Solved structure of RNA (16S rRNA) from Spinacea oleracea, 1478 nucleotides shown.
The depositors describe the entry as "Homology model for the Spinach chloroplast 30S subunit fitted to 9.4A cryo-EM map of the 70S chlororibosome".
The organism belongs to Spinacia, within Eukaryota.
It was solved by cryo-electron microscopy to 9.4 angstrom.
Rfam match: Bacterial small subunit ribosomal RNA. Rfam 15.1 lists 42,628 matches to the family in 10,626 species. For this family Rfam cites "Crystal structure of the ribosome at 5.5 A resolution" (Yusupov et al., Science, 2001). Its family is annotated with ribosome and structural constituent of ribosome in the Gene Ontology.
The work is reported in "Cryo-EM study of the spinach chloroplast ribosome reveals the structural and functional roles of plastid-specific ribosomal proteins" (Sharma et al., Proc.Natl.Acad.Sci.Usa, 2007).
The entry has 49 different proteins, among them Ribosomal Protein L20, Ribosomal Protein S18 and Ribosomal Protein L29.
[PDB]
Context: bound to proteins that are not shown
RNA sequence: UGGAGAGUUCGAUCCUGGCUCAGGAUGAACGCUGGCGGCAUGCUUAACACAUGCAAGUCGGACGGGAAGUGGUGUUUCCAGUGGCGGACGGGUGAGUAACGCGUAAGAACCUGCCCUUGGGAGGGGAACAACAGCUGGAAACGGCUGCUAAUACCCCGUAGGCUGAGAAGCAAAAGGAGGAAUCCGCCCGAGGAGGGGCUCGCGUCUGAUUAGCUAGUUGGUGAGGUAAUAGCUUACCAAGGCGAUGAUCAGUAGCUGGUCCGAGAGGAUGAUCAGCCACACUGGGACUGAGACACGGCCCAGACUCCUACGGGAGGCAGCAGUGGGGAAUUUUCCGCAAUGGGCGAAAGCCUGACGGAGCAAUGCCGCGUGGAGGCAGAAGGCCCACGGGUCGUGAACUUCUUUUCCCGGAGAAGAAGCAAUGACGGUAUCCGGGGAAUAAGCAUCGGCUAACUCUGUGCCAGCAGCCGCGGUAAGACAGAGGAUGCAAGCGUUAUCCGGAAUGAUUGGGCGUAAAGCGUCUGUAGGUGGCUUUUUAAGUCCGCCGUCAAAUCCCAGGGCUCAACCCUGGACAGGCGGUGGAAACUACCAAGCUGGAGUACGGUAGGGGCAGAGGGAAUUUCCGGUGGAGCGGUGAAAUGCGUAGAGAUCGGAAAGAACACCAACGGCGAAAGCACUCUGCUGGGCCGACACUGACACUGAGAGACGAAAGCUAGGGGAGCGAAUGGGAUUAGAUACCCCAGUAGUCCUAGCCGUAAACGAUGGAUACUAGGCGCUGUGCGUAUCGACCCGUGCAGUGUUGUAGCUAACGCGUUAAGUAUCCCGCCUGGGGAGUACGUUCGCAAGAAUGAAACUCAAAGGAAUUGACGGGGGCCCGCACAAGCGGUGGAGCAUGUGGUUUAAUUCGAUGCAAAGCGAAGAACCUUACCAGGGCUUGACAUGCCGCGAAUCCUCUUGAAAGAGAGGGGUGCCUUCGGGAACGCGGACACAGGUGGUGCAUGGCUGUCGUCAGCUCGUGCCGUAAGGUGUUGGGUUAAGUCCCGCAACGAGCGCAACCCUCGUGUUUAGUUGCCAACGUUGAGUUUGGAACCCUGAACAGACUGCCGGUGAUAAGCCGGAGGAAGGUGAGGAUGACGUCAAGUCAUCAUGCCCCUUAUGCCCUGGGCGACACACGUGCUACAAUGGCCGGGACAAAGGGUCGCGAUCCCGCGAGGGUGAGCUAACCCCAAAAACCCGUCCUCAGUUCGGAUUGCAGGCUGCAACUCGCCUGCAUGAAGCCGGAAUCGCUAGUAAUCGCCGGUCAGCAAUACGGCGGUGAAUUCGUUCCCGGGCCUUGUACACACCGCCCGUCACACUAUGGGAGCUGGCCAUGCCCGAAGUCGUUACCUUAACCGCAAGGAGGGGGAUGCCGAAGGCAGGGCUAGUGACUGGAGUGAAGUCGUAACAAGGUAGCCGUACUGGAAGGUGCGGCUGGAUCA
Repeated sequence: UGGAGAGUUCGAUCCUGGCUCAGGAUGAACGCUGGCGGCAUGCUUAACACAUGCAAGUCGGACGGGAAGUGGUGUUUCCAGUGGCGGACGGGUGAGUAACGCGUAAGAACCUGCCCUUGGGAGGGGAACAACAGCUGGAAACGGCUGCUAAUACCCCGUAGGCUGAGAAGCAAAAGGAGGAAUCCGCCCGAGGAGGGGCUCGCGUCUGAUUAGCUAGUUGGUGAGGUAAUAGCUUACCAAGGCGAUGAUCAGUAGCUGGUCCGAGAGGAUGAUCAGCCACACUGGGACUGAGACACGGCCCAGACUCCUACGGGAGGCAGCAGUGGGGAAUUUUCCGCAAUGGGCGAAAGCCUGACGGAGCAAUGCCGCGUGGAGGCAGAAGGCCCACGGGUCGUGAACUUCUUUUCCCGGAGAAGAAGCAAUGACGGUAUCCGGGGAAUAAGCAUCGGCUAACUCUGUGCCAGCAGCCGCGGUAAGACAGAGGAUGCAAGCGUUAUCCGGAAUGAUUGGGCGUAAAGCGUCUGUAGGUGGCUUUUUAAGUCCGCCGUCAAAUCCCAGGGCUCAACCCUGGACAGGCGGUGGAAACUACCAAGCUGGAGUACGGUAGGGGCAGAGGGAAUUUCCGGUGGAGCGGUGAAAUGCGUAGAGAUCGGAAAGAACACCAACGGCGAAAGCACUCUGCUGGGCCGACACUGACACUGAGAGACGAAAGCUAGGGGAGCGAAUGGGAUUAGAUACCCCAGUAGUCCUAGCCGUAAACGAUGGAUACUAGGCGCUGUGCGUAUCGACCCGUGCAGUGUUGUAGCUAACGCGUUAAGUAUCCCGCCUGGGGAGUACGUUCGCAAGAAUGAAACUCAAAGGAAUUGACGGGGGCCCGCACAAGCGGUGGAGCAUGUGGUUUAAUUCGAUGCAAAGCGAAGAACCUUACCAGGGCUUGACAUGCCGCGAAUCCUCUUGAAAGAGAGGGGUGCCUUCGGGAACGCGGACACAGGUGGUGCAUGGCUGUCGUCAGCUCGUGCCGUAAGGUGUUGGGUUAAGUCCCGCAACGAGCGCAACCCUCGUGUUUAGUUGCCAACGUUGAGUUUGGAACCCUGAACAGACUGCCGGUGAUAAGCCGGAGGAAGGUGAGGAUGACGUCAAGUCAUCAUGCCCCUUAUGCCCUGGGCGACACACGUGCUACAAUGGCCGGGACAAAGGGUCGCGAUCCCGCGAGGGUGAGCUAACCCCAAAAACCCGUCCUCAGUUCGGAUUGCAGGCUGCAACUCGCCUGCAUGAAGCCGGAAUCGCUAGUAAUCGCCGGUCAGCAAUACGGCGGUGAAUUCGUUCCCGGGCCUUGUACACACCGCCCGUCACACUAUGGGAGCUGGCCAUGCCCGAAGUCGUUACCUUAACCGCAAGGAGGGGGAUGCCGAAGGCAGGGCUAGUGACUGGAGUGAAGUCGUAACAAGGUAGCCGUACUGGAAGGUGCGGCUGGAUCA
């Protein structure tokens, strides 16, 4: 003894940055709730308008009296009236005022009641007057005449320190009253004290300069006037200044301060309550009285209101207390008392006193206490969760003992009273003793994260939540309810408001290369800062001290109310200002210098520095002429255009304008912009070197002044080329663009103007320091420089693996964004905006300065991973290329859309849909439609009844079904009863090919068989990550070798497994069979040799040789071998992409149907059609068809089956029927091919679609819907557009067979087997596709991304805007009440004078000055509003483009100009926040 943050802009990271929340506080309101006490507090919104009562009166020891009350027989006391004092105290409000109002520190030209110290005086006179009395005007208010009268009412006379005056002198004051053998008080003048109140000066005192000018007594000076007093306060005159960027005036707003709230502090926001000061009090104005208020409860005038009236005329105003109405989110008893403190008056008593002391209303806040304490179960009811085996709420409660503050009731009873016949509002006070009994007393918010605290239901982007990020489309701890939990507490929560968090204006505490930010560059005034030495000053500064900084807050220590809040002592502090006495280093002033700063001169060097005037060369264009030919020009192609009245091309000549190759360079010069052929003239800056000299004369710099690429503008010229605009051609869906042919302004010159740019190193200027390695220009030096050169030393200028350091990172790096100093400019969210309004500037286009409303929560920067790219480098697949066949044409099959229909059931549809799931739909299947029917019901379990269960059943009917008929009834028990099964009945349920696979399991396609995808340890970076998985080669392959902070490993690749190709070993039937005997048929005996068959074994491993290649890998060939370079070919296809497909396979969440989208049956449908598309088949022939003869295969199938032989039928097939359960039987006799013959290219002795007639076969059954056979008919079609597909060997192509599905839909679908048997591969450029690396990115639900503008329809705010309305306000005049002052005809006049007639003086009135209310004209400013209209921000994510982001495909953007539906395009100049090898 003081300083914690977090969430959100991304795929993510690190910055920047806005927004939001946690805190405290607030004289607060609202919502829910509500036990008290102590203290404090309470219209902060209309300074709005106010009924009523009260808020200032008091003295007869100042008087004339006595209308009440009390004594006595007239004193207390006292209604009115004269007089004294106070009503200028206190209380309230803050409207006004940024001002000499306030705060702090000083000053001089002052006044000042009551009080107080000192001195003197207080004598002697006069004339009136209220009250009262007699009349009298009026509704009232208010008064009008006459008469009487006192005093501390008033006015003289006398006296006088003081005052005026140089002096001499002149001149002005009065009150008396009370008790008492002379006291007290008071009176008048003067000189002080004290206190209070004026006046003067300086500093600090809000915001806006899109208010910069303001000001005539305005500033000042003389003279009078005036005030208590200085003074322009005032008048006349003279001078003409005075105020301002250290910002006046003007406009908006506002009381100031002590302090209060927050904060670590600084600071920020305020200044309620308490206290000081100021100001106002119905509004505006004025004066009087008085010591003082020009004065809330006073007066006068005017105005707006309210009220009274006999309307003639008058009375009031709470911004005092309490209250009413009204406004408002909101703020109280029309109470008690003088007792206490204080104020007024009084010699006192005492009176007056909503000041104040108290009470009342209100949880408004702070503080304390209370609403129960201990004990209590094996954790009771009842709730919530539950895997239901429990747990939790819960000791919570009940049940038990115990104590009872506060509230309630009763009895006592401190102190605030000091005064002082004993004096209180508060008080049935504080507090104390006792008596009942827990008996009377808790809730509110929240529970996704920050925020501390959980689940179950319901709802279900529905209803609702929300401070921010965001939750809700079926199981959401962020909705609604409940249980439980958390926090706090009679408070809680919400809202409002300031501060904190925001070092997001940062003085303590931040920044400007890219995130917001150096003005485009110089010169330079004010201003800020300023080298070195000595002396001095000492102002700043510092030390000490003296004043003031009010008190009260705050802080420290210590006390009193039982604590606390609260109250209180002393101290501390008040960070400040002034003054005095010192110190002197630094800063500053003064004086004398010094020099490294800066400047100058001397002598040289380089340079597109600038201006002006000349002159030189190439080329282009144009004009003329010669030669000569039909083409030229232009493009990705073309065309417009120029051409035979002959260009272009070519040669000769002329005219004209602009820019000026090479050298040019990473070059140089200049402040910036900017500036280059050569020469001359004038002229600026920079640098070096021996030095010579001054001497800090410096640096920066708001305003200000000047310079300004291009474009643009004015006037006059010029104009070759280029080229906005504009006109044609072309491209395109369109292009009023890119591209082509022309072409105006302009580009060029002189002069003036506009002043902007990625005016960019986007990093202002100046100075001092801090590691290094390479490139310019001057100068010194280097055997005499012998040399191109070598070694230094300065200026300016690049790159650097550039280090430290700095930076968010990229990067910068002594020409740093490194470390520091001096000064100026600038930023502090995005959009709106750099626009609107106003000012200024301009000829204009516009420039400069510069907003707000509204809206979002994000914009932005760097970098990282990946993807993407009409970016690049290198590599792999029929991917292209090379080549063969095919599709799209045709007829037929099949599938899908569209159409149709009662249904034409469902799902799959870019590639990874389309004979696809269904390997087989006439019934069935089927799920769909129509019709006829049944419902716990076709199917599962459990209960009951009758019963065994069944077979044959008959009738009706399409059938599903319904009514009845006989035949029949096993096995066990104490026969009660049961299992198996059936009909019927009741209830849970059963049932779903109903929806959602963007709720899911399982499984799949797909890129991919592509080859990558990751990890451990160790390093790199702040980190996210990276390195290893990069690089150089190489393979099908992160396969391998080498290199390398990488070293190793794992999944994948490979291999291991299955077949095929060689052989070997073993064993031989239904296999084979050489040699040997044969019914020729292995047929028999017999033989196992061979083939085959089935298990094992051997084998290729680039392994060996050579060459290439980096004496590696690997590749290219060869040898040996049946087979080589993963042997051919399968299976096997990672982390993952598409929330791709499937809940119609099954399973499952949820939801829905449940006499039903459930179930049964009959018939129909899925193989309906004007069409389209995909995938296949059969042909267009004769390398084919047909007839006859005829040679070889592999692999599989089969007992509700495969089915020979024989017979019959033209045939499919049928009758009979053997064998095989199988290398013994059968399904098959395989087709191309081949020999001979015929035909001989005519739509045919090619082709079979279609059609008629007649049959077979499978099944209840096949019209719709079948297969096949026989006979006849016999077209389309002559190889097929754009486009497009597969395959590199035994593959393409083609020719047969078998299997699965299945009663049947047999060579056209799928799967499987064999026969015959090619073509081409230079290369991969385009391609196409994939891989690795690198690069750009405003991409990442990733370019089937992202994203911009016009237009159309609504919503919000705003500007302009003919004008309309309201509030303030400056200027020039009019107008003049009351009051004050000046001048006074007339009228009047107690105290003075009087020669007594009257006069002096005063009053009234009149007049004049000032002057408020109010009135007129013309401006400024501000708020609201306004037909119409511009721009902007949003919402459906509509219409037409797609402009930008990868060279987005004519790179983009900035300034400027023109044009266009729009994004935008085009010209010029410039930058790069441009890719690429240019």